[PDB]
The depositors describe the entry as "CRYSTAL STRUCTURE OF A 19 BASE PAIR COPY CONTROL RELATED RNA DUPLEX". The RNA has 38 modelled nucleotides. The structure was determined by X-ray diffraction at 1.55 angstroms resolution and released in 1999.
RNA sequence: GCACCGUUGGUAGCGGUGC
RNA sequence: GCACCGCUACCAACGGUGC
Repeated sequence: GCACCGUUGGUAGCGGUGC
Repeated sequence: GCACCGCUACCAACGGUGC
């Protein structure tokens, strides 16, 4: 320096349900 | 709009794996 995976917080999107 | 379920992408952290 690269790829990938999990986990935490945030953001957008898509499909559905509720109010 | 708001919530919740599910999926995708980004972003910030942490942990890991392979290079």